Context: one part of a larger RNA, bound to proteins that are not shown
RNA sequence: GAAAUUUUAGUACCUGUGAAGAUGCAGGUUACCCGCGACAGGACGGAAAGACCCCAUGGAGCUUUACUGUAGUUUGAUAUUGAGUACCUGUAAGUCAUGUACAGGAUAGGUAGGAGCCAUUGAAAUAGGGACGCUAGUUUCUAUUGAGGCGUUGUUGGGAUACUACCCUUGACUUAUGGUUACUCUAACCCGCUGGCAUAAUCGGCCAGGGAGACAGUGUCUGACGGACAGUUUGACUGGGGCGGUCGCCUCCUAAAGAGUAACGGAGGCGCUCAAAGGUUGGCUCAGAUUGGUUGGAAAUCAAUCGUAGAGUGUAAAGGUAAAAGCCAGCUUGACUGCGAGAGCUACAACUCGAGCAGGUAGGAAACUAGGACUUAGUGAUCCGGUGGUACCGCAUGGAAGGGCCAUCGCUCAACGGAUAAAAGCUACCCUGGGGAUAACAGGCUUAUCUCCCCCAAGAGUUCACAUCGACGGGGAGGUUUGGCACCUCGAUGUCGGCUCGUCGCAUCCUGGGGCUGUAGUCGGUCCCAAGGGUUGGGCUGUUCGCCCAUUAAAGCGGCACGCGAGCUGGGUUCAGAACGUCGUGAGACAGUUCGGUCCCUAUCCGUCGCGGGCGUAGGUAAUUUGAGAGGAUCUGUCCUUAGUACGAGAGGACCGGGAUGGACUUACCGCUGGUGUACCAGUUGUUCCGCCAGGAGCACGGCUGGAUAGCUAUGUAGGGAAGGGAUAAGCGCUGAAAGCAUCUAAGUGCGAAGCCCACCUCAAGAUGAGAUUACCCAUUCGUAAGAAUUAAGAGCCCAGAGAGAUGAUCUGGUAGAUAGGCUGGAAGUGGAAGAGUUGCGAGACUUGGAGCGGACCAGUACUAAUCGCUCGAGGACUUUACC
Repeated sequence: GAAAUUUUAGUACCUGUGAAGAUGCAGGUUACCCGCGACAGGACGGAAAGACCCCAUGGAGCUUUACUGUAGUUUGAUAUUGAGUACCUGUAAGUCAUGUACAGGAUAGGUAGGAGCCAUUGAAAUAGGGACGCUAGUUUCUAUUGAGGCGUUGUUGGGAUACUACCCUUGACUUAUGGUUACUCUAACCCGCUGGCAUAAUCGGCCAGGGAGACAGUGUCUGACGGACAGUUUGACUGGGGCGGUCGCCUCCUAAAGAGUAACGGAGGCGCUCAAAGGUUGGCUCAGAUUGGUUGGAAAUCAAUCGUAGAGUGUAAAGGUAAAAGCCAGCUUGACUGCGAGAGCUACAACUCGAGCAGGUAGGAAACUAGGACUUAGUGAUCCGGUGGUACCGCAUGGAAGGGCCAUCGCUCAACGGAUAAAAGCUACCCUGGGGAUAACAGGCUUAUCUCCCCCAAGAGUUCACAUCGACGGGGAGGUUUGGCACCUCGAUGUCGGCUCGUCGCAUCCUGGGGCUGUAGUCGGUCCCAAGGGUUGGGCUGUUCGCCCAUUAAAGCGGCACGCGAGCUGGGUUCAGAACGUCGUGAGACAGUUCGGUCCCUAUCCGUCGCGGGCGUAGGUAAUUUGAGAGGAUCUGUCCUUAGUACGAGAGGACCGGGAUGGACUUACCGCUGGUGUACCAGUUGUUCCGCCAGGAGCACGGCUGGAUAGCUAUGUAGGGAAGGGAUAAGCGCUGAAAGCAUCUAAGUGCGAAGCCCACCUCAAGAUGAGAUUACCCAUUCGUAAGAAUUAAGAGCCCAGAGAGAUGAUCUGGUAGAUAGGCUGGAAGUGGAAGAGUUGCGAGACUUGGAGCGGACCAGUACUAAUCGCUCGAGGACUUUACC
C1' cells in the first nucleotide's frame, strides 16, 4: 500500500412448494465459537441497458428498369448576331384562257350597269396551234386570205354570251414578301494562332497580320437520357418472426333456446341481372311415381292414374313460400314527386323500415293495390374536376369572369372507414431505444410421437399359446427422441464435441443365486431376485450416431443446465474477409462447402480440502484408550486336480470341490531397475584474472559431458480384495389349516444370494450424552460477601534443529548435552590429486599412490549454539439417597 464490488444480512443440507429451478419459505436433518493456507459448484458471480431474434409509422448505409428530383449530357427556340446570294411560294397585286346542254353557231359559270355588230390594229380556211387538247375542241395567238360568223336573235341550256364588266374555280408571272435551305463574305465574335509593343514577362493587355466565322460560346426557356448524387417510399395479422394466405359486403353453424359473438373455425358466395323475372288485373298448379301408346331413350311428346309441393321461386345459402313469393296472359311504367309522424339498430358515420298526408298518377268496373325484384350479397368517406338547371352572390359601379345551391358523372379508395395526385429491395457494415407482451439454449407442462412393459391372441414352433417367438389387436409406465406449449431468462440462462473429475438410477453388460427350457451334456435361449464391484484400447468421422481392428469379466443404458468454459480447449455453426456452386438485375443470399478468424477475472460469503487458535466437558493437570458415529475397500481371469470322469455311439465335455497362477486397482516404502541430483569428483572448449609459468578462480544455460552421496520419485519392491457370522431378496422346505384331501403358509418350523449388517482398515467423546481408566497437585494467602493475588502439578514463552512442516501446529532437545553446526574416524562417488622425480624434441607416459578429494551418510567428540530469564496456570457449587 489500490482496483472492480454491493438492499442490509450473525448467509448449512435434503425433500417439496412457489413468475412454474431456494440461503433467507413449509417440514426434516445434522452444526462448540472464531480462524488460517489452497479450490471453484452456487450465490441464475462481476465486468458488457444482448452485438443472436423481435419491435419502433426509428435512423443510417447500400442497390435498383420504386416515385420524385438534381447536376451533368445532348435538341430546338431566341438576344448576342451582321451582310449578300440563290432555293421553296406560303402572304397579298393583277394577268389570259378555264366554264360544255349531246343545246342556243354544234360550249356566257355568280352574272350584273346591260341589245349591238365584233371589221381593215387588216375574212373564214390553210399550217407551228398560245394544252395541241381541259382530249369539249375554247382562247381559236402567229403569216396570207384582209371581212368570216349575224358580234348573236336563238335555246335539249340556267340569266344569256358585242360596250362597262361589280366577276368567280386551275395555272402563270410584276410587286408585298415571308418562314426558306444551301452557299458566299466579314465588321461582330473567337483563336490555351502568328509576330511585335512595354514586360525585363510563357499570365494578361495592346498593335499588325493569318485562320475560323456569323457559326461558336454566353443568357433564358424547351425536349432527351440521367443512381453521377440525393430525398422519401417500401403495410397489417401471424401461434416467435418470415412464407403462404387474408384484409370489403350477404347467407347458415360455432352462439350457448332474446340478442351478442369469439380463432389463420366450418360452409358458401357475391362484387349481378331484369323496361320486364318490376307494378297491376285476370286466370293456373308442381316436381316426381305408375300405366298404355309408331320412330322410343332413362326422360323427349302424348293421354290416363296417383301426386302438399318429395318442384319452382333470375342469380349461393338461409328463412319463407298454395289467399301463393311458384306458372301464364292483358293493362302496364309507381323501379312517382315532395315528404314523413313514428320507430327499430347503435362509438360515430352509417344502417333497417315506415303509419299517414299532399301533388298528381298508373293499373283495376269499382273497391283495392303501387315509393323495385319472394327478403337478404350485387358496394365504398371527404376533396378535386365535369354534366345540366339555378328567383343566389357577383367584390365602387354595371355586366362579365368566377362560384355557390340543386339532380348528377368520374374513385379496385380492394390492404375495400381511404396516409397523400404520385412510391421498390438489402444489411453477416449496422446503429439507437425497448422486449420475456416475441424466437433458438436449457428450465417447466404434456406424452402426440419416442422408450419400455403388460394383457388378449390368429399362428409359427410335428400338435400346441405360454420351451421360445407371436400376428390382427388392446391398454398402461417413463420423461433419455421427435414434437408442441411461451410461463422465468433481452439492464445477459455463453447453447457442440472433447479433456479432467465424478455421482446416482436401474429397464443388469459381466461377475451372484434361482427357475423354465424345443437344455444328454459342452455351449445355448429364457425370465426372477440382484446396482457390491467392474464395465478395454486404437483407426476414421470437428460432430453425435456409426464402422473397422484386436480384445476381455463384460465391451450396459441413461440421468445429472444433451454433468461440469469465474477448470480447460476451440476442430462446429456464431462477426467482418475471400472463393466456389446455386438463387437474386443488384445490394446480397442459400448449414451447401472450405481457409483464416478476438475464450478476462488479483476468491467476499456459502460450500470443499487440510492445520490451527478461544471456550467447554462444575478443580487444575498429564497420559490412556473404549467406541456413539463416519468413511474407505470390495473386482476379475488362467491352468491343473477332482476326471476326458459323469454325461455322452460318439464328437465333445462336466457339476460340485481343492490347489496354483495372473490382470488391473490401491496402500506403503527408495536397499534394489533406475530417473533426478545446481555447495561431490572427474574430463574438457573458448575467454579474462590470480605480475611469469604451473596450479587455480570467474564467465559462457549448472559452458558442455561422464557420472553420482543424500532426499524425492515409478516403471522400482512388497501387499490386499481370504475365510467367516447373521438377517435374507428371489427361489426351494417339513407339517399343516377353510377345503378330513391337498397345500413351502394362515399360524409353526428350515434352506437359500457379490444385496444388507457385522466382521478387514482408517477417522473418532465438542459422542455437550462432552465419556471410562491411570497417576500427580492438592486444598493456598488476603474481611474474600464479591472476589483478588500467589502458586503447586504442571504447561508454556525463548532458543536449537528436523522423522515434521506454507505458517501455525508436530517431534526432538536445551547442557544432568550429542539437539543442530564444526572436529575426528569411516563409508560416500569420483577416479590416480598436486608437488617432486623418471622417460620422451614435444605431445605425452610413469613413480610417489585405489592415490588425492569429497553435501544433505553413520559412530564418537562440548569445540560453538541450545545459558541466563519470564509468563500463564486448581484450590474445586447445589440437591437427594446410599451412607455422607

An RNA structure (23S ribosomal RNA, nucleotides 2016 to 2899) from Lactococcus lactis subsp. cremoris MG1363, in which 884 nucleotides are resolved. The sample was in a buffer at pH 7.6. Method: electron microscopy, resolution 5.6 angstrom. The entry became public in 2017. The work is reported in "A general mechanism of ribosome dimerization revealed by single-particle cryo-electron microscopy" (Franken et al., Nat Commun, 2017). An Rfam search finds the family "Bacterial large subunit ribosomal RNA" in it. The PDB entry is titled "Structure of 70S ribosome from Lactococcus lactis".